Method: solution-state NMR. The entry became public in 1998. This is an experimental structure of RNA (LEAD-DEPENDENT RIBOZYME), with 30 nucleotides shown. The entry is indexed under CATALYTIC RNA, INTERNAL LOOPS, LEADZYME, NMR SPECTROSCOPY, RNA STRUCTURE, RNA. Primary citation: Hoogstraten et al., J.Mol.Biol. (1998), "NMR solution structure of the lead-dependent ribozyme: evidence for dynamics in RNA catalysis". The entry is an ensemble of 25 models. It comes from the structure "SOLUTION STRUCTURE OF THE LEAD-DEPENDENT RIBOZYME, NMR, 25 STRUCTURES".
RNA sequence: GCGACCGAGCCAGCGAAAGUUGGGAGUCGC
Numbered sequence: 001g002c003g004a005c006c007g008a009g010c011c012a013g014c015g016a017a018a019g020u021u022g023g024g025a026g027u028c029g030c
Base pairs, nucleotide, nucleotide: 001030002029003028004027005026010023011022012021013020014019
Other pairs, nucleotide, nucleotide, family: 006025cWW007008cHS007009cHS015017tHS
C1' cells in the first nucleotide's frame, strides 16, 4: 500500500451556510 470483510464515525482543502473534493482505520492474505 491492494482487496474482502467491518465501521473509526474519523483527517485535510474549498464555503457564512448548506454544500462539496481528496485522504484514512480494526481484522485475513499479501